[PDB]
Description
The depositors describe the entry as "Wobble base paired RNA double helix". Solved structure of RNA, 36 nucleotides shown. Crystallisation conditions: PEG 6000, Lithium chloride, Citric Acid. Keywords: Double helix, Wobble pairs, N1-adenine protonation, RNA. It was solved by X-ray crystallography to 1.38 angstrom. Primary citation: Garg and Heinemann, RNA (2018), "A novel form of RNA double helix based on G&#183;U and C&#183;A+ wobble base pairing".
RNA sequence: UGUUCUCUACGAAGAACA
RNA sequence: UGUUCUCUACGAAGAACA
Numbered sequence: 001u002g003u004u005c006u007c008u009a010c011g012a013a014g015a016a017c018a
Numbered sequence: 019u020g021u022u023c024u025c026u027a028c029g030a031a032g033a034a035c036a
Base pairs, nucleotide, nucleotide: 001036002035003034004033005032006031008029011026013024014023015022016021017020018019
Other pairs, nucleotide, nucleotide, family: 007030cWW009028cWW010027cWW012025cWW
């Protein structure tokens, strides 16, 4: 560095409820 | 706007393999 994951943050669009 | 989701992008740390 690549793939696949774990964890945590977060942008676009969309849904339900309030 | 808040909560919960769907989809797609993405930052930190960590793992396995190459």